[PDB]
Context: bound to proteins that are not shown
RNA sequence: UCGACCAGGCU
DNA sequence: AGTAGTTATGCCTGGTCA
DNA sequence: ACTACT
Numbered sequence: 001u002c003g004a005c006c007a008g009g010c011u
Numbered sequence: 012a013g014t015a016g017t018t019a020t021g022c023c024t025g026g027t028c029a
Numbered sequence: 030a031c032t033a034c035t
Base pairs, nucleotide, nucleotide: 003028004027005026006025007024008023009022010021012035013034014033015032016031017030
C1' cells in the first nucleotide's frame, strides 16, 4: 500500500 | 429417490484473523 | 423456502 470472514443497520 | 442451484440494488458500521 | 433436474 492494503484484505478476508462474520454479524448487524438504512433504501 | 439423490442431487444440486438460487435467492433485489446499493450504502454504512462494528469485530476477529495471519 | 422453493424448484427443477439426473